[PDB]
RNA sequence: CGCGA
RNA sequence: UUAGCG
RNA sequence: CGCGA
RNA sequence: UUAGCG
Numbered sequence: 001c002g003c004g005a
Numbered sequence: 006u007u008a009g010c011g
Numbered sequence: 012c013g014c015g016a
Numbered sequence: 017u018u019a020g021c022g
Base pairs, nucleotide, nucleotide: 001022002021003020005018007016009014010013011012
């Protein structure tokens, strides 16, 4: 940094 | 999960 | 319930 | 924000 909770 | 917005 | 943080 | 996963 990304994903869902 | 919290607050906000819808 | 949905949205982003 | 937290933990997880990548």